Released in 2024, the model rests on X-ray crystallography data to a resolution of 2.85 angstroms. This is an experimental structure of RNA (HIV-1 Rev Response Element Stem-Loop II with tRNA scaffold), with 134 nucleotides shown. Primary citation: Tipo et al., Nat Commun (2024), "Structure of HIV-1 RRE stem-loop II identifies two conformational states of the high-affinity Rev binding site".
[PDB]
RNA sequence: GCCCGGAUAGCUCAGUCGGUAGAGCAGCGGGCACUAUGGGCGCAGUGUCAAUGGACGCUGACGGUACAGGCCAGACAAUUAUUGUCUGGUAUAGUGCCCGCGGGUCCAGGGUUCAAGUCCCUGUUCGGGCGCCA
Numbered sequence: 001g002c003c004c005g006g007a008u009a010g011c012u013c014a015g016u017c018g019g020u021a022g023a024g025c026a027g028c029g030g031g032c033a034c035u036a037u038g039g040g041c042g043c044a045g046u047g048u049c050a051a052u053g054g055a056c057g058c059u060g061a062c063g064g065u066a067c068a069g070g071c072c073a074g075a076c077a078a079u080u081a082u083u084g085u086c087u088g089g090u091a092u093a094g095u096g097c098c099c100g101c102g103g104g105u106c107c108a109g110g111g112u113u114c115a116a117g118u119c120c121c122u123g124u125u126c127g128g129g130c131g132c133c134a
Stems, first nucleotide, its partner, number of pairs: 001130007010025004019114001027101011041063002043060007070090008107123005
Other pairs, nucleotide, nucleotide, family: 008014tWH008021tWS009010cHS009023tHH010103cHS014021tWS015106tWW018113tWS019020cHS022104tWH026102cWW040064cWH065066cHS112116tWH113115tHS
């Protein structure tokens, strides 16, 4: 020096002979469902006891609730780390499914086009293989 292929989200990659950029897994936030805690606590019924207004069990297509309280997270403040207010969650660990959402200079720069990831030109990279040299 040449020829082939790949550059597309965090990763792996699609992207119909141009038609207004996508999937799986990764992330954030949800809704259900099951497993484990022989969970837990309340609820209602039904047994035994004391009595007074308490209890001790068992059961169950039951509840996680308007208000107020605990705990957790977020936000805003505040004593140079201590607390207050506002909102949301109201078991924890895991799992399966179904949703919403945030994430791209489509490797770079120019061109053609109404429109470029796609077509054209010049380059950059990641691989492969050939060339000159010895």